The PDB entry is titled "KSHV SOX RNA complex". This is an experimental structure of RNA with a sequence from Human herpesvirus 8, with 18 nucleotides shown. Released in 2017, the model rests on X-ray crystallography data to a resolution of 3.3 A. Protein in the same entry: ORF 37.
RNA sequence: UCU
RNA sequence: UGAAGC
RNA sequence: AGCUUCCAG
Repeated sequence: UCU
Repeated sequence: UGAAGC
Repeated sequence: AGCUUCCAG
């Protein structure tokens, strides 16, 4: 940081 | 992707 | 109603  | 609420 | 509130990998 995403599903 | 799980669950929970305007 | 979208976000929001707790996770996992």
Crystals were grown from: 0.1 M magnesium acetate, 0.1 M MES, pH 6.5, 10% w/v PEG 10,000.